The depositors describe the entry as "The crystal structure of human m5C methyltransferase NSUN6 bound to its S-adenosyl-L-methionine analog and a NECTIN-2 3'-UTR RNA substrate".
This is an experimental structure of RNA with a sequence from Homo sapiens, with 24 nucleotides shown.
The 2025 paper behind the entry is "NSUN6 inhibitor discovery guided by its mRNA substrate bound crystal structure".
Crystals were grown from: 20% PEG 3350, 1% w/v tryptone, 0.001 M sodium azide, 0.05 M HEPES sodium (pH 7.0).
Keywords: m5C methyltransferase, RNA BINDING PROTEIN/RNA, RNA BINDING PROTEIN-RNA complex.

Context: bound to proteins that are not shown
C1' cells in the first nucleotide's frame, strides 16, 4: 500500500465515524 472481517455510533435532508483484529 491493496484486501478482509468485527464492535458500536450513523444517512429518515446541511459541521456528516472511530475503534478492534486478520490476510497478501
Nucleotide at each position: 500500500g491493496c484486501c478482509c472481517u468485527c464492535u458500536u455510533c450513523a444517512u429518515c435532508u446541511c459541521c456528516a465515524a472511530a475503534g478492534a483484529g486478520g490476510g497478501c